An RNA structure (26S rRNA, nucleotides 1426 to 2323) from Thermochaetoides thermophila DSM 1495, in which 738 nucleotides are resolved. Among the 53 different proteins in the entry, which are not shown, are Ribosome biogenesis protein RLP24, 60S ribosomal protein l30-like protein and Nucleolar GTP-binding protein 2. The entry also models magnesium and zinc ions. It was solved by electron microscopy to 2.63 A. The work is reported in "Structural insights into coordinating 5S RNP rotation with ITS2 pre-RNA processing during ribosome formation" (Thoms et al., Embo Rep., 2023). The depositors describe the entry as "Chaetomium thermophilum pre-60S State 10 - pre-5S rotation with Ytm1-Erb1". Keywords: biogenesis, pre-60S, 5S RNP, RIBOSOME. An Rfam search finds the family "Eukaryotic large subunit ribosomal RNA" in it. For this family Rfam cites "Crystal structure of the ribosome at 5.5 A resolution" (Yusupov et al., Science, 2001).
Context: one part of a larger RNA, bound to proteins that are not shown
RNA sequence: GGUAGUAGCAAAUACUUCAAUGAGAACUUGAAGGACCGAAGUGGGGAAAGGUUCCAUGUGAACAGCGGUUGGACAUGGGUUAGUCGAUCCUAAGCCAUAGGGAAGUUCCGUUUCAAAGGGGCA
RNA sequence: UGCCCCGUGUGGCGAAAGGGAAGCCGGUUAAUAUUCCGGCACCUGGAUGUGGGUUUUGCGCGGCAACGCAACUGAACGCGGAGACGACGGCGGGGGCCCCGGGCAGAGUUCUCUUUUCUUCUUAACGGUCUAUCACCCUGGAAACAGUUUGUCUGGAGAUAGGGUUUAAUGGCCGGAAGAGCCCGACACUUCUGUCGGGUCCGGUGCGCUCUCGACGUCCCUUGAAAAUCCGCGGGAGGGAAUAAUUCUCACGCCAGGUCGUACUCAUAACCGCAGCAGGUCCCCAAGGUGAACAGCCUCUGGUUGAUAGAACAAUGUAGAUAAGGGAAGUCGGCAAAAUAGAUCCGUAACUUCGGGAAAAGGAUUGGCUCUAAGGGUUGG
RNA sequence: UAACAACCAACUUAGAACUGGUACGGACAGGGGGAAUCUGACUGUCUAAUUAAAACAUAGCAUUGCGAUGGCCAGAAAGUGGUGUUGACGCAAUGUGAUUUCUGCCCAGUGCUCUGAAUGUCAAAGUGAAGAAAUUCAACCAAGCGCGGGUAAACGGCGGGAGUAACUAUGACUCUCU
RNA sequence: GUAGCCAA
RNA sequence: AUGGAUUAACGAGAUUCCCACUGUCCCUAUCUACUAUCUAGCGAAACC
Numbered sequence: 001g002g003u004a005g006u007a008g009c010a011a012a013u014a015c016u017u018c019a020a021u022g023a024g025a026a027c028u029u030g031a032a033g034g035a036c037c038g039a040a041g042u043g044g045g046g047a048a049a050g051g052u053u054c055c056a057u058g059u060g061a062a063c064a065g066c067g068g069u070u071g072g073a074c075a076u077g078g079g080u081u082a083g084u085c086g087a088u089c090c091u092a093a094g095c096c097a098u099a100g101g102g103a104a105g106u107u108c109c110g111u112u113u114c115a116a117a118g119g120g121g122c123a
Numbered sequence: 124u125g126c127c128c129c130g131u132g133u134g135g136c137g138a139a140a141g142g143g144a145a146g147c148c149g150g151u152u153a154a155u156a157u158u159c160c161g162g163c164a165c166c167u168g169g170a171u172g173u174g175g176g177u178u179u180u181g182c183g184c185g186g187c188a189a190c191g192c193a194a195c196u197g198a199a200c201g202c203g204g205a206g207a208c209g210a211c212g213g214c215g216g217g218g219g220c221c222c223c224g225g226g227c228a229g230a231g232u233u234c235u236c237u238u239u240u241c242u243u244c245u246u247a248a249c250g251g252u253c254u255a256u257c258a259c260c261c262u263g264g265a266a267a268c269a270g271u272u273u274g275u276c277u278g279g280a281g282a283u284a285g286g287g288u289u290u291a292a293u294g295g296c297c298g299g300a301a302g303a304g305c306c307c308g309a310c311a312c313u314u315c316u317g318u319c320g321g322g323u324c325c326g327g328u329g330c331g332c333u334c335u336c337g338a339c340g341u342c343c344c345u346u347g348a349a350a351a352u353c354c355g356c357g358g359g360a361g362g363g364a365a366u367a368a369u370u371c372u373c374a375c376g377c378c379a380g381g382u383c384g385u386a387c388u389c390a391u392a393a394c395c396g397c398a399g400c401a402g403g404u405c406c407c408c409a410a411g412g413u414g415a416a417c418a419g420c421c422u423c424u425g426g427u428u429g430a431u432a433g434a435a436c437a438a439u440g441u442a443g444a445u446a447a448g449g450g451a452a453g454u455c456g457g458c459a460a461a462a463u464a465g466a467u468c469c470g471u472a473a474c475u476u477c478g479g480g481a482a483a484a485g486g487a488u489u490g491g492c493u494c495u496a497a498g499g500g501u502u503g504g
Numbered sequence: 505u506a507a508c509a510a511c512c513a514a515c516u517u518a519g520a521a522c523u524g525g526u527a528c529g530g531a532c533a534g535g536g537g538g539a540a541u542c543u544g545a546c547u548g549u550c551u552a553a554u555u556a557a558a559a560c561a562u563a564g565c566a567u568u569g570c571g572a573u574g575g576c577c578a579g580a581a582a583g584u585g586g587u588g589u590u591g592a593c594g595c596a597a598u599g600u601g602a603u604u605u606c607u608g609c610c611c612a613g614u615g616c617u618c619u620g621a622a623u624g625u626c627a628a629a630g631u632g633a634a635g636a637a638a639u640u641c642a643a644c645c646a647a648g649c650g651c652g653g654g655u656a657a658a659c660g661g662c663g664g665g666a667g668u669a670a671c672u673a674u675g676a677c678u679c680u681c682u
Numbered sequence: 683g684u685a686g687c688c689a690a
Numbered sequence: 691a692u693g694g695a696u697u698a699a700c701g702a703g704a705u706u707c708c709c710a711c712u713g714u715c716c717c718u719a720u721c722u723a724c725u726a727u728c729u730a731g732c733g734a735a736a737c738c
Base pairs, nucleotide, nucleotide: 001738002737008732009731015033016032017031018030019029020028034428035427036426037425043408044407045406046405049388050387053386054078055077056076057075058074059073063071064070083165084164085384086383087382089142090141094136095135096134100109101108102107118129119128120127121126122125146163147162148161149160150159166380167379168378169377172375173374174373175371176369177368178367182362183192184191185190196361200357201356202355203354204353205352209342210341211340212339214337215336216335217334218333219332220331221329222327223326224325225324226244228242229241230240231239245303249298250297251296252295253294258288259287260286261285262284268278269277270276304323305322306321307320308319309318310317343347394403395402410422411421412420413419431730432729433728434727440724441723442722443721444720445719446718448716449715452714457711465489466488467487468486469485474479476602490523491522493520494519495518496517497516498515499512500511501510502509503508524528536709537708538707539706540705541704542703543701544700548560549559564600565599566598567597568596569595570594575587576586577585578584610661611660613659614658615655616654617653618652620651624649625648631642632641633640634639663681664680665679666678667677668676688693689692
Other pairs, nucleotide, nucleotide, family: 003736tWS004735tHH005006cHS005733tWS006734tWH007733tHS010724cSS011391tWW014034tWS021025tWH022024tHS022069cWS025069tWS026431tWS027066tWW037042tSS038422tHS038424tHS039423tWH041424tWW048389tHS048390tWW052079tWS052080tWW055153cSS062073cWS064399cWS066431tWS071399cHS072392tHS078154tWS079080cWH082385tWH083145tSS086139cSS088143tHS090350cSS091138tWH091349cSS093137tHS097111tWH099110tHS100583tWS102580cWS102581cSS103105tHS108581tWS112117tWW113115cWH114583tWS115117cWH118130cWH138141tHS140405tWS141348cWS142350tWS144166cSS146157tSS147247cSS151156tWH152154tHS163248tWS170376cWW171376cWS175194tWS178363tWS183195cHS186188tHS188260cSS189287tSS193373cSS197359tSS197360tHS198359tHS199358tHS206351tHS207350tHH208349tWH213273cWS213338cWW227243cWW246300tWS246301tWH247300tHH248299tHS254292tWH256290tWH256337tSS257289tHS263283tHS264281tWS264282tHS265278tWS265279tWS265281tHS271275cWW272274tHS274339tWS301302cSS343345tSS345347cSS360370tWW364367cSS367368cHS387393tWS388393cSS390404tWH396400tWS414416tHS414418tHS419532cSS438726tHS439725cWW446713tWS447717cWW450712tHS450714tHS451457tHS451458cWH451459cWW451712tWH453714cSS454456tHS461711cSS463535tHS464529tWS470484tHS471483tHS472481tHH473480tHS475478tWS476478cHS476697cHS492521cWW504506tWH528530cSS545698tWS545699tWS546562tHS550557tWH551556tWH563601tHS571591tSS572590tWW574588tWW579581tHS579582tHS603697cWW604695cWH609662cWW612657tWS615656tHS621650cWW623625cWH623626tWS630643cWW635638tHS657658cHS668669cHS668675tWH674675cWS683685cWS713717cWS
C1' cells in the first nucleotide's frame, strides 16, 4: 500500500432558549429553564506520590480519538511570610561505630564485652 | 605541689499517625494565611529591681480531721507520682448537630385556603468568680438486716442517717464584646467613596446522631510500649541580718525567641497502571423525609450538567419486559426465569453432642379516617 | 384517703366504629420450601490471571528426643549467633485429626536397641625379625560390621486345637475341627 | 427373642 | 441409661426426588432503550 473513508468513536439518566465574544460556537461566557450527585456525595479538607499542574494576561500550529473563541496545552509575568502548625527533641521494632575476635581479602561477628572506656567535691 | 567521694555504665541514628512548652477571633489577596493586618493572649529561657513574706527567740499560720492559706530555708543521698497505655457492652453528665413554640425584620405564595412557608437572630482563645459524680474525714453503732444499680453489690475492717473536705468544665455570670460578624432600612453615590439609623430576643423537647468525660461490668493458657521531660516527699548539709539579711515555687517590672516546610491536586484529567485508561491507592467532617436502619427512593447546603453529535426505527444482537390454554411434555441436567420475602398473631416434626433443628413445616392478617384505653413529671393541702 | 385535682411532654402499645378497594410491607426494600444420600466435624486458609474443594489448618489424641560440659538450629570462621528474659504443666520433631465409635488373634523373618562375650573382618599410629638398605615379613589391632541376647513388635508373616519318641531354637510324626 | 442374654 | 460410625450442627462441596412456580417447551408474538443503519467530523488493525 490493499484492506478502508472500513471497523468503530453506544457504561457512568440530559439536554434547551436568548444575548454577547468571535472568521467560525452542541461541548466558551452571562442570564433563563430542565435535570443529576443526594452527606459511605459528583461536597469541604488532608497523608503518600507529583512538582508549579496554582493565579492573571495573551495565543498561530501541535495536543484535548468530534469541534473549540475554551484548557491541567502553548508564551510571558506573579504567587508559598510562624517563638505558639509540623520538622527539629525522645525513644519503639531495628540499624551502625568503639573494645576484641575471625577472614587470603573485599570485610564478618560483636552493641556490654576478657577495656586503665569518669564524673564530682575539698584544700 | 595533694587528698577525698560514687557506681552506672558507655556513643550515634531510627515515627511530618507514638510521646511532646505555648494562639484565638475578625478582616484582607488575582493567587498565602492558627504565618499578613487589627484586637486580645500565652509559653519557654535569661538578667535584675521594687513592693510584699520571714527574722532581735532564724526559718509562716488556721482546722478534731479530710485539708486550707499570696509566699512558707533546704545540699548530698534515696522514695514516689505523672508522661503511660487492651478489646467489648449497657448506664449517666457535657458540647455540637437535628426537632418544636413565641417575637422583630426581610422574602416567597395568594382562583380559593393558609395569623402562612422560608431566611438572620452568633459569641473564640485567654482570665475572674460560683458550681459540678467518684473518693476521703467527723459523730454514731446497724437483725424485724439495711442502703442501693438497667445490670447485686456495699456494710462491726463501721452501713443507713446527719455533718464536712476535696479531684473533675466542652456548665452559669462577668471581662474579652459588640466596637465584631449577620440581617434590615433611608439618603447620598461618575468613580473616589459611602454616611446615618434599627435590630441581633425568649423558651421547650429526646431509647435521636456525633464527639467527649465518668462510674460500672465482661474476656484472656491473650493481661494489652519505652524514653525524653515535669512535680512531690524522706533526709538535714550549710547559713543569718543593727544605715538589712534572706537557700521566698508571692505580685508587678525588664529582655529575647534562630533554621527548614507552608502554592496546588489528592483523583472517571494533577499519583501508579506507556494515556486526560470504567482499574488501583491511607484518613477527617456527614443535613431533611420514609424506614429497624450511614439499605433503596426523593429533597436542602455545596457541586456538576463533563464524557463526538443530527436523522431514522430493517434484520441480527446487548439490556429490560409481558403473554391465552397447558404446566418441565424442554434439556445431559428445571440452566435461566417465575414463585417466596417486612412486621403482628396462631402454630412448628424427625433427629440431636440437649446447645440446636427453627424464620422448620402449615396458617390468620396489614390502607385511610374518627375515636377510646394503658404506659410519666411538677405543684397544691 | 392527695388512695385527690390542675398544669406540662413525648413516643410506644392495645381495643372499636366508620369508609374506598381490581391492589393496602400498593414504589422501594425483601427467605422458595421440603424428603434423602455421599462428603469434610465446625469458624478459618490457598493455586494474584482457567481448579475454593473430600485439599491445608484447627482443637482433641498418640509417639519420639533433650536435665545444660544438653537438645534443636544457624554460620566460611570466630572470645560467633538463635531458641534463651528458656528448664519437662518446657522445648523440638513426627503421625493422626471435634465428639461418639475404636483397637480380628498369635508371634519374632526384616528392622529397633543390648559397652553381653569374641578377635572372626579389622585403617592409621605404634611393636618385633630379616636384609647393606630401599623394602619385605610377622604378630598387635578401635568403632562399625560379624556373633550372640531383649523388642516400637513398627513393618511383616500368621487356619486352629491336642499330644508325644525328638527333647533348646526350626521341632518332626500322628489325631480331629463345622 | 416378632425381640434375648450380659455388661455402668 | 446405653450397646453407637445409620455421628448432631455447619457448607457458594457432589447426587436423586416432591410441592409451589413459571415462555424451558407446545409456538411463537409484541413493546422500550442502546447499537447496527444514513449523514457531518475523526479514523485503525489482523491478514495479504